The RNA has 34 modelled nucleotides. The PDB entry is titled "Crystal Structure of tRNA Pseudouridine Synthase TruB and Its RNA Complex: RNA-protein Recognition Through a Combination of Rigid Docking and Induced Fit". Crystallisation conditions: ammonium sulfate, magnesium sulfate, sodium cacodylate, pH 6.5, VAPOR DIFFUSION, HANGING DROP. The structure was determined by X-ray crystallography at 2.1 A resolution and released in 2003. The work is reported in "Crystal Structure of tRNA Pseudouridine Synthase TruB and Its RNA Complex: RNA Recognition Through a Combination of Rigid Docking and Induced Fit" (Pan et al., Proc.Natl.Acad.Sci.USA, 2003).

[PDB]
């Protein structure tokens, strides 16, 4: 860099209700 | 909380190419 993350992997912003 | 955000708006993690 590319793919998948097994019931939209974790998290930070921002906007909306 | 519920949704949104030109490969995510931004950063990570786990797997593999």
């Nucleotide at each position: 860099c590319u793919g998948u993350g097994u019931u939209c992997g974790a998290u930070c912003c921002a906007c909306a209700g």